[PDB]
RNA sequence: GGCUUAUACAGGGUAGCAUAAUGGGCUACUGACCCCGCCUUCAAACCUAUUUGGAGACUAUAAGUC
Numbered sequence: 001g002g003c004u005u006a007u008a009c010a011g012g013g014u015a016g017c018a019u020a021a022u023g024g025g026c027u028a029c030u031g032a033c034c035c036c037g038c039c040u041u042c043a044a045a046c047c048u049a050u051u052u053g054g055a056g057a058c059u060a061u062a063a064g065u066c
Base pairs, nucleotide, nucleotide: 001066002065003064004063005062006061007060008059009037012030013029014028015027016026017025023047024046031038039056040055041054042053043052044051045050
Other pairs, nucleotide, nucleotide, family: 010031tWS011012cHS011030cWS018049tWS020023cSS021047tWS035059cWS
């Protein structure tokens, strides 16, 4: 290095920016060691700018294996 499994995580937490429903966005910070990322999906509940749960992906780490 490949494979299999397990483990973090949930864009979850804080902060500002955006004022939109043909929408629910974006950037920091944080999320132990810890990089890369924070994506798909169906469902429930929801709305003075989205939460809860399941299924799976990415990455990193450990153990097994070849």